Overview:
Entry title: PRPP Riboswitch bound to PRPP, iridium-hexamine soaked structure. An RNA structure (PRPP Riboswitch) from Syntrophothermus lipocalidus DSM 12680, in which 107 nucleotides are resolved. Taxonomically the source falls in Syntrophothermus lipocalidus (Bacteria, Bacillati, Clostridia, Syntrophomonadaceae). Bound small molecules: 1-O-pyrophosphono-5-O-phosphono-alpha-D-ribofuranose (PRP). Rfam match: Guanidine-I riboswitch aptamer. Released in 2018, the model rests on X-ray diffraction data to a resolution of 2.66 angstrom. The work is reported in "ykkC riboswitches employ an add-on helix to adjust specificity for polyanionic ligands" (Peselis and Serganov, Nat. Chem. Biol., 2018). Keywords: riboswitch, non-coding, RNA, yKKC. Ions in the entry include magnesium, acetate and potassium. Crystallisation conditions: 0.2 M NH4-acetate, 0.1 M HEPES-KOH pH 7.4, and 45% 2-methyl-2,4-pentanediol (v/v).

[PDB]
RNA sequence: GGAAAGUGUGUCUAGGGUUCCGCGUGCUUCGGCACGGACUGGUCCAAGUGACACAGACGCAUUCGUGCGUUACACCGGAGGGAUAGAAGCCCAGGCGGGUAGGUUUC
Ligand code: PRP
Numbered sequence: 001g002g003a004a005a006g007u008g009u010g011u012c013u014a015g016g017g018u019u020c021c022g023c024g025u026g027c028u029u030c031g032g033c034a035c036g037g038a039c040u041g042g043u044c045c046a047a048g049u050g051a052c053a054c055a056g057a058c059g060c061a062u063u064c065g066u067g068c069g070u071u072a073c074a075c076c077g078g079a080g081g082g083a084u085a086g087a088a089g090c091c092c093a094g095g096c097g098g099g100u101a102g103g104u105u106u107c
Base pairs, nucleotide, nucleotide: 002107003106004105005104007055008054009053010052011051012050015045016044020042021041022039023036024035025034026033027032056071057070058069059068060067061066073094075098076097077096080092081091082090
Other pairs, nucleotide, nucleotide, family: 006072tWS006094tWS013047tWH014046tHS014089tWS015088cSS015089tHS016087cSS017019cHS017043cWW017085cWS017086cSS018020cHS018037tWW019043cWW021037tWH022040tHS028031tWS037041cWH045088tWS048074tSS062065tWS072103cSS073102cSS078095tWW079093tWW083088tWH084086tHS084087tWH
C1' cells in the first nucleotide's frame, strides 16, 4: 500500500412526515365532529460527510484556579431494514459496493 476506529448535548437549517393546531370538503342546538399531507404552513422529527454554541477528550503552559490550543478528512454508486401517529439527509450506517483522492488516531 492495507485495515479498524472516527465522543456527547443544545439551538437551528436543507429535508421529513401528519399525533395536534391551522386550512380544505362535508355534518353539527350553534360548542364541536368525521375525513384529507399527489395541504403552502405553526407544533413535532431532522444531517458523520449542513450551520452555530457548549461540554468531553487530548496537548502545551500554570501562580494549581485556571488559561491557550487541537478535535482532521470524508469523493462516487445501489438495495434492504427499524422506531415514533408517520416519515425522512433520524437509527442499523463513515454500514455494503466503487475508488485509494483527502486527512486524524491505533494495529
Ligand atoms: C471512505 C470515507 C468513509 C466511507 C464512506 O472511507 O472515509 O468512511 O468511505 O464515505 P462517504 O459516506 O462520504 O461516501 P475510506 O476513505 O475508504 O477510508 P478511511 O476513512 O478509513 O481512510